[PDB]
Context: one part of a larger RNA, bound to proteins that are not shown
RNA sequence: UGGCGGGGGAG
RNA sequence: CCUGCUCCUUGCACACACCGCC
RNA sequence: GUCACUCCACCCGAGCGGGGCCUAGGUGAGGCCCGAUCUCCUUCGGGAGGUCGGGUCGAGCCUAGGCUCCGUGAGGGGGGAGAAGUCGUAACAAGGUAGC
RNA sequence: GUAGGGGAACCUACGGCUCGAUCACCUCCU
RNA sequence: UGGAGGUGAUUUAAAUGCCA
Numbered sequence: 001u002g003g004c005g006g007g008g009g010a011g
Numbered sequence: 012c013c014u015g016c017u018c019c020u021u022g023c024a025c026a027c028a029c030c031g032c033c
Numbered sequence: 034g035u036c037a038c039u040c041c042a043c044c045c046g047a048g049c050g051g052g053g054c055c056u057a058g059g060u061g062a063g064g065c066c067c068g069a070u071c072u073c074c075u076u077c078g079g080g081a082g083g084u085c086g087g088g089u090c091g092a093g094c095c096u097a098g099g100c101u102c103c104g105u106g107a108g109g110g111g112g113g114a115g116a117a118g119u120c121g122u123a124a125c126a127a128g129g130u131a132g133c
Numbered sequence: 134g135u136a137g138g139g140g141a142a143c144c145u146a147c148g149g150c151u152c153g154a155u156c157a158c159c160u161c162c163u
Numbered sequence: 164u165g166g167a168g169g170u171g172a173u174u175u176a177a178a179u180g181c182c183a
Base pairs, nucleotide, nucleotide: 001026002025003023004022005021007020008019009018010017011016029128034120036118038115039114040113041112043110044109045108051102052101053100054099055098056097057096058095059094060093063090064089065088066087067086068085069084070083071082072081073080074079131151133149134147135146136145137144138143154173155172156171157170158169159168160167161166162165
Other pairs, nucleotide, nucleotide, family: 002028tSS004126tWS007127cHS022126cSS024124tWS024125tSS031125cWW032124cWW033123cWS034141cSS035119cWW042111cWW046106tWS046107tHS047106tHS050103cWW061092tHS062091tHS075078tWS120140tWS121141tWS122123cHS126129cWH132150cWW163164cWW
C1' cells in the first nucleotide's frame, strides 16, 4: 500500500 | 435475509495475498 | 502437537575390563653415626676391610580400607535436521468458545 | 500463576493483565 | 475538534487445500 474477515457504515 | 460487487473506517502471525498461513 | 520410517549428537544406566592419590598395618635394597672383635699392612701416628650388636635416614614391594579417571553397555529418555506416511484443527479476523 | 483432567494439538476452576473486536447508555476530559 | 475509562449485552451447525 493492498487483499481479506462466521467486523462496521452507505449503494 | 442467501449468492456476489463498489466506496469511507477498523483488527491482521496474509502478499504465492483465506483456494493464504500454521 | 502426538504416532510410524531415515540419519546425527547426546543424557540416565544394572553387571563387566583398565589406571592414580590419601590412609592403616607389614616389610625393606642401600646410606650415615656409636660400641665389639678378626685378618693384613704400619713411618708407631694410623689405615683398608670383613663379622655381631645399638640407634637413625629411607626409595621399592604387599595386604585392607576411603575418593577419582577412561574404552565397552543389556534396558531407558528427551533433542535436531528429513518431509508424495497417519489423526485432528490449537493460534492468527469477534480465527467461528476473545487471547495470554 | 496454581491445581485436576485428556489419543494429540488441548479442556475446566479461582484470582490477575490488554499485548482484545462490535453496539447502546453512562462517566471523565480536551 | 479529538480522546481516555466503566457497565451491559453479542445468535443452531460451519473440518481441509498441486506446484512452476

This is an experimental structure of RNA (16S ribosomal RNA, nucleotides 892 to 1509; mRNA, nucleotides 805 to 824) from Pyrococcus abyssi GE5, with 183 nucleotides shown. Lineage of the source: Archaea > Thermococci > Thermococcales > Pyrococcus > Pyrococcus abyssi. Rfam match: Archaeal small subunit ribosomal RNA. The family is grouped with related families in Rfam's "SSU clan". The work is reported in "Cryo-EM study of an archaeal 30S initiation complex gives insights into evolution of translation initiation" (Coureux et al., Commun Biol, 2020). The depositors describe the entry as "IC2 body model of cryo-EM structure of a full archaeal ribosomal translation initiation complex devoid of aIF1 in P. abyssi". It was solved by cryo-EM to 3.2 angstrom.